[PDB]
Context: one part of a larger RNA, bound to proteins that are not shown
Formats: sequence, structure tokens, C1' cells
RNA sequence: GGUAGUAGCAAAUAUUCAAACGAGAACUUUGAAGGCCGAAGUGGAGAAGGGUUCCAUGUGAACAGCAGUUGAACAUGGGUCAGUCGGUCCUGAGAGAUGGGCGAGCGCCGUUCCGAAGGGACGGGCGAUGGCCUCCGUUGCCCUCGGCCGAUCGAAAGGGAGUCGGGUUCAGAUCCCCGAAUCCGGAGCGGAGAUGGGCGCCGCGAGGCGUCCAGUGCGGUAACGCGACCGAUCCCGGAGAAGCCGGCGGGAGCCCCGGGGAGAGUUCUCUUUUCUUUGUGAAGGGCAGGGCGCCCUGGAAUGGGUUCGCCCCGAGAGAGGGGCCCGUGCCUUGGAAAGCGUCGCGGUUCCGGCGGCGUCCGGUGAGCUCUCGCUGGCCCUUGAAAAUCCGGGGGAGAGGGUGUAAAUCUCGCGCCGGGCCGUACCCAUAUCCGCAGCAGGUCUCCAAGGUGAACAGCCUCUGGCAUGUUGGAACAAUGUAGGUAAGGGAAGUCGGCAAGCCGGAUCCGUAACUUCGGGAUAAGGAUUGGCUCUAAGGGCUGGGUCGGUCG
RNA sequence: CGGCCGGCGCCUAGCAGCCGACUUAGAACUGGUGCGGACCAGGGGAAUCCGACUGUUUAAUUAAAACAAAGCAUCGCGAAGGCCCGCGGCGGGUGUUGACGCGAUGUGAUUUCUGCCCAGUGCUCUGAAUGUCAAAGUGAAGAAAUUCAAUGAAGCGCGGGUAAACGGCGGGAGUAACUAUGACUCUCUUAAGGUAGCCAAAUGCCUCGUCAUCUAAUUAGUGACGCGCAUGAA
RNA sequence: GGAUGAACGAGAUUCCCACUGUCCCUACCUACUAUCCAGCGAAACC
Repeated sequence: GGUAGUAGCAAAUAUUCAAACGAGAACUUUGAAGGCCGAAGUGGAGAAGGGUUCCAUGUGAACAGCAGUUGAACAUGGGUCAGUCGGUCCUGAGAGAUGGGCGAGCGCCGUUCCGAAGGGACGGGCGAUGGCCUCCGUUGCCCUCGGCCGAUCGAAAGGGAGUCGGGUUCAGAUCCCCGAAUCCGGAGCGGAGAUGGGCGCCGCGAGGCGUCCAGUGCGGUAACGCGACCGAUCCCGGAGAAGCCGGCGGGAGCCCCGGGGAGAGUUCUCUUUUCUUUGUGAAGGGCAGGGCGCCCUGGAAUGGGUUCGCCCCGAGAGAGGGGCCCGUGCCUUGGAAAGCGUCGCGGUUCCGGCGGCGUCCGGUGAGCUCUCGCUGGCCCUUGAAAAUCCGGGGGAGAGGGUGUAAAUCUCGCGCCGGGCCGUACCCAUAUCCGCAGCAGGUCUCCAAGGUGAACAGCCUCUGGCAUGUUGGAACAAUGUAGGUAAGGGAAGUCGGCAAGCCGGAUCCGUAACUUCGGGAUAAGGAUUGGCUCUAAGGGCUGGGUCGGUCG
Repeated sequence: CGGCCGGCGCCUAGCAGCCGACUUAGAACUGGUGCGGACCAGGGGAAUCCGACUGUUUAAUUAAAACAAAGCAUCGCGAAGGCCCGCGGCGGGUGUUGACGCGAUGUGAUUUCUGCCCAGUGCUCUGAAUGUCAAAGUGAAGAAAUUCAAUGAAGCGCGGGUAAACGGCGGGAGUAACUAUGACUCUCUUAAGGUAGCCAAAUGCCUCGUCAUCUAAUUAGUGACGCGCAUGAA
Repeated sequence: GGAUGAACGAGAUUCCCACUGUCCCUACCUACUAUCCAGCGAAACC
């Protein structure tokens, strides 16, 4: 090249009207309408992977299997801001050096094993240093003590201190700005330690003077409390630090309800109607609430307390008094100044503009999600380690002699610092893999109303989208997907394949067999709407006692 | 005339007020008998075979009766060990283990059973001793190379054990007073001669076996029968 | 391993009920194609 302008551009319901820009519109944009996803999303954010695809402007060659004024295309420019979000650190399974062994050899084995595997610290002693020669830092040596019982690597889901609220961009944000905090690391002011008692003297007394003795805080019967409240080598412990499942309770957030506002919708009729909206971060303080195998009293059978279930008690029940932990809730500082709703008034009209008013009062719950507790069940299954932080035991020391006290201090406030790397966006019927904008694949968090057993299906709101790489016309055969069919009822066929029948719930009723657990929703039967009623199933409060009678 | 003392009221708060949630049962009325009105949402029964179950599997033609499984049984091993890795270091796994353990097999829940055979092939035990049996050593001859002999490791051979090791488990003839058949007997023969069971079976050629049932009609199904080509006991 | 099992099974088989377009015997309807058009536009094969 013929095939051939042919096959095809048919999986997931759906588009329409008007306008704009433009040379040009089925496809872009805006508005209106009709639809879909339907909170297990076609929504909102991430991990891995991609690597600029993000954002703005311009272009329309190519590409986006029709078009295109559009694009994840092309061109130009822009964009990722951290002590407190991660990496970084720690170990896990494991990986892997050294000593050693092996090996022709590159190398391999091995990971405490065949090693003289400590390089640090405290007190003291010795000598110098002159720096801040004031006197402590510093330096070398020595003594003392030290298992580093194994280098190192190994997690952007494990462990791991500490940042939140509001505003801002074309695109950044717990990172910028405003405001309010905090953790860790390093070296001033308070406060604590700690100022008590004895005896004489003076003085009206008060107070002072001498002199001696104390003083590493205090309170509670207790559980334990207070703002600190010395202390080393060494030892003990705790935290980090852990399974799955059930039940129940507490606290949110969400949903529901009855009202009050503000704005909106309906108003033919009726609806005091329907819709929307109606905040308070971290940290601190107070408090409610929850929990406690914590304590004091006391001493229980006529056993009692108590849960949905349990379970508890002379090894101390109940009852009364108290202590502790949590405190995510509420009130307060933050805080209304900010946010938001609504009605206005300005302007520098691209102002974190300025004002007014509001942001209110209750109820309910086997609701749903998260969270916190309590209490069980299950295991021939017992459900990490380490970094790191803390408490206690001990008592070597250290501190000054009554002061202008001292060592010391996990109390309050103040001062300085926190380096490095990541941070845009997609996260998927179009940014990842599958040769592609491929019906495949790819780890998660959030989750509204109605119906209902229900994150079922079906409809709706918030949010999103334009039917899945085209559109127009027609409605032939044959298909693919769905449905119905008189009478018969598997006669079809290898075969009831396919389709159909059945189906929820309530009340009845349930056989053979059996390993006694089942079979079992056996089988079989009835009922089911709407409306108006009847009955039942709860919570909280009030015990008021003859007031003669002013705290 | 709010406040607290005064024989005290001190029955049945069993009562009065208020508030609230959602469910159940019964009844009347009512509709063109419709009512789990969409949606959601088991067809059922009688048997046979297989595998107990739940679980797993051939990614891309097989989901099964296959694998696993608990249960059962067997085997090795007391650490100088069993089983296994490794080119090598008496290195490494089991093993942070120790017989209620580790390792290696079979069978496959439960129930009821698991017969006979050790001749063969395995495996194992034993080693007094004979028969074989290498290198080294020992002897003898030779100039020496070399030759020849004696000696004799394991193994093999010889002997024992073992089948929930691999596996295997018979023919012919006669016979009971009708017939048929054959409890009975004879004879060959094996290591043992297939036992309890079960069956034209997912296992039987003949075969669409024979009988019964199921149907109008059945190469199908089921029940039975059994000299079973070629059933049968971890 | 022989024999048996209740329960279980997207396992193999037989029958019955109910149920049906499986069939007698085929018809009609709906969606999306196919069909025609604008744009776009392959391959096997020879």
C1' cells in the first nucleotide's frame, strides 16, 4: 500500500436555557434549572511513590485518540520560612566491625566467643600556674573507685521533654505576623536554711548588754500534707513497659428536643411556621465529677453489703470521719480587645476600616464516635527492648559558731541560647505502578438528617461533580443488559444450566437421626397498612411540729 | 407575722405536685384484601458417595473427594548425643532446648475394630567363632626389584528379632433317604493361604449382572445378593 | 487402615414438593449498541 474513511471512539442514570469572552463555542467562564456522589462519598486531609505536576500570566504549533477561548501541554515568572510537626536520639527482629579462627586468595566465620577490651570520675596527697595570687579555677603525677559482661548500625507507624489561639498569600504556615505559653541547656534578686532558749545586769516597764547552749524546716493518731526543706561512691525499686474479647459506668464532641434572638424561605390557603446561625486555645488557679486492695473509729449470724454480671468481709463487712490520684468537664486569668452573626457609616475604595446590637435559657438519651475508668473472660498463645527520667536505703562528707551568719536549696522571679535537614502540590475511574488521563492495583484519619436491627439498601444536607477520550439523527436485523407472558409445568437439557419460587418481624408449630451439643429459620400455619383509643412499664420534690414568737 | 428554741405532729408519702423518655400488649373504626406495598431479605424435603469439622491450595483453565488438622501409632536420642547445615575453623541450627523435650515417619475427629505371614526385601541386634576381607605391619626366599606365605578392620556371609517396616494372604475331587446344594471327607500346596467386615461401591471385565423398589416407560438412583476380572483392616 | 457416623460442604449423584419461557412456541417492551451523519481513525491478513 489494499484492507479502509473500514472496525471502532457503547461499563458506572443527564443534561438544558441565557449571557460573556472570542476570528471561532455541544465541550471554556458566569448565572439559572434539572440530576448524581449521599459521610464505608465523586467530600476534607495524609503515608509510600511522583518531583514542580503547585500558583499566576501568556500562547494555541504539537500533545490531551471530537473540539477547546481549556489543561497535569507549551512559554515566562513565582512559590515550601519551626527549640516545642518530623528526621536527628533509642533500641526491636536483625545487620555488622575488632580480638580470634579459617582461607590459595578477593575475603569469610563469628558477636562475647581463644583479648592486657576502663582513657572516666570523686575525695585526698605531691609540684607548678598567676589567671581575678584575691584564692579558686587549671595542669601533670599518684592513690582510691569504676562488669561500661561488648564497636557500630537498625523504625518519617514502636519508645522519645516541650505550641497554642486569631489573622494573613495568586500559591506558604501549629513554621510568617499579632497575642498568649512552654520545654531543655547554661551562668542576678528574693525566699528558705535561720535566727531559739538559758542566766545575770541596766531600765517604771518595754527594750538593750554580757555570757553559755541549740538550730541540715515544720504539721497530721493516720492515710499523708505544706513553697523550698544538705549530702557522695554504693545498693533497691519505679516509670518508660505493652495481648485479645465482653459488660458496665464517667467525660466530652455529634445528633435530637422545648423556648428566646438575628437574618433568610413560604404565604392561593394554612402554618407564633420552615431554614440558617447562636465561640473561648495552651498554660495557671479554683471546682464539679470519677476512681482508690488508702487511713482512723469500731466490731458484724436473725449474716450483712452489693453488681447488668459479679464480688467483698473477724486477714475487719456495714456505718460515720478523713486521705490520695485523675481532672479532657465548668468557672476564672487568658477574654473580647479576638471570632462569628446581623444592621449601618466611612475611606487611602487592594484599611487586620469604624460603629450599633447580639452571641441567650433549658431538657433528654441502652443514640453514635472518641476518651477515661471499673470489672471480668480466654490461652499447652501470657502478649518488646533500650535510650531516658525519678523515688528510696545508706551516711563518706560538707557547712558556721550566734552572725551583715554558713554550706546549702527539686520554692518564686529575672538573664542568655536552641545549630542542621524535610516542609509546595497529587495521594488517584487524570500528578503513584500497570508502555496511557488504562473499568486493574496501591497503607490510613474525620463521617450529618430520614427510614431501618444497622457505617445495609434507598432519598436528602454540608462539600463535590458534569456521566467518565466525542456529539447529532434514527429505533432494522443480530446482539449485550433488564422485564413480562394465556394454558401446561422440566415434556427442554449430559444435567433444573439460567431464571423463577422463598425471604423481614410477631405469634404458633417443628420430624428422622444424634457424638445429646445439635438437626432448627427443620417442615408447616397465621398476622402485618392507616386512624382513634385503652392498659402497662419511670424520675425528682415536698414529712409543714403546739410559731407563745424581732439573734 | 422571714430567724431558732417549746407535752411534741410523727397513719399509709401507701400520698400530692411536677417532669420525662421510649417500648409492649389489647380494642374499635376504616380502604377496590391492600399493608415486611420501594428497599432490605434463607426455596424446601427424602436419600447415596466422599472428606469428620473450621482452615489451606494449582496468581492466569482444576477449590476438590486433594493438603492440613486434632486424635492415633511407630522410630532415634541422656549431649563425647539425635536430626540437620557447612568450602573451612570439633564452625553453625534445633538450643534462652533436656525425654510432659527435640528430631523422623505413617494414619487421619469421635465410635467399633485393627486378623494371619519375618519365607523375600529393608531395618536392627549379636560377634564367642568359622568363611570371605584393604592399606600398613610381620615372616620366608632372592643380588635386589620382586615373589610367596602367615596374620584378618569394618562390611559381607552365618544366626536372632521386627509388619501401625515395604509388602503378601491357594487349587482339584467326592459326599445328606426326591432334586438341588454341601455342614462332612480325600488329596496337592504356601511364609501365610484374605480373618472381622464391606460390595456390580468414586473399587466387577462379563454387565445395561440377578431380585425388589422408584416410572407409562429407567444403561440412572436406592435396597438386597456375592467363587469379589482386580474388596478388606493405621 | 476396615466398618460406621451426628454436625458441616460454592464437593459427586438420585428422587419428590413448590417454582418458573428450560421447553410446547414463540411474542412484545426498555436501556446501550449495531444502523446514518460531523469530527477522528487503527489491526489481523495478503
Solved structure of RNA (28S rRNA, nucleotides 2357 to 3864) from Homo sapiens, 831 nucleotides shown. Rfam match: Eukaryotic large subunit ribosomal RNA. Its family is annotated with ribosome and structural constituent of ribosome in the Gene Ontology. Entry title: mRNA decoding in human is kinetically and structurally distinct from bacteria (GA state). The 2023 paper behind the entry is "mRNA decoding in human is kinetically and structurally distinct from bacteria". The sample was in a buffer at pH 7.5. Method: electron microscopy, resolution 2.64 angstroms. The entry became public in 2023.